[PDB]
Shown are 24 nucleotides from a PDB entry: RNA (SRP RNA) from Canis lupus familiaris. Entry title: Structure of the signal recognition particle interacting with the elongation-arrested ribosome. The entry has 6 different proteins, among them SRP14, signal sequence peptide and SRP54NG.
RNA sequence: CGAUCGGGUGUC
RNA sequence: AUCGCGCCUGUG
Numbered sequence: 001c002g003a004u005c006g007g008g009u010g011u012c
Numbered sequence: 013a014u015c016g017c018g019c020c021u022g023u024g
Base pairs, nucleotide, nucleotide: 003023004022007020008019009018010017
């Protein structure tokens, strides 16, 4: 106190 | 520090 969270890119 | 960095997604 707006749900899941995961995936991709820029990955400082 | 936007140090929950930013953006998009889908849940007809």

The sample was in a buffer at pH 7.4.